[PDB]
The depositors describe the entry as "Structure of ribosomal protein L1-mRNA complex at 2.1 resolution".
The RNA has 36 modelled nucleotides.
It was solved together with 50S ribosomal protein L1.
The entry also models magnesium and potassium ions.
On the sample the depositors note: RNA WAS PREPARED FROM THE PLASMID IN CELL-FREE (IN VITRO) SYSTEM WITHOUT LIVING ORGANISM.
The work is reported in "Structure of the ribosomal protein L1-mRNA complex at 2.1 A resolution: common features of crystal packing of L1-RNA complexes" (Tishchenko et al., ACTA CRYSTALLOGR.,SECT.D, 2006).
Method: X-ray crystallography, resolution 2.1 A. The entry became public in 2006.
Context: bound to proteins that are not shown
RNA sequence: GGGGUGAAGGAGGCUUCGGCCGCGAAACUUCACCCC
Numbered sequence: 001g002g003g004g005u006g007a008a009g010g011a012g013g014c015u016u017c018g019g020c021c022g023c024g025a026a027a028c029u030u031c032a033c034c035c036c
Base pairs, nucleotide, nucleotide: 001036002035003034004033005032006031007030008029009028012021013020014019
C1' cells in the first nucleotide's frame, strides 16, 4: 500500500461534475483481530 472480519460512529460519502456509492448488516470513518 491492497483487502477480509468484528465492534463503534454514521445519514450522508466520493467525483473526472457525467455521474458513482450509501441512508438494508453493507457508503464513509475509527480502533482492534487477521490475510496479502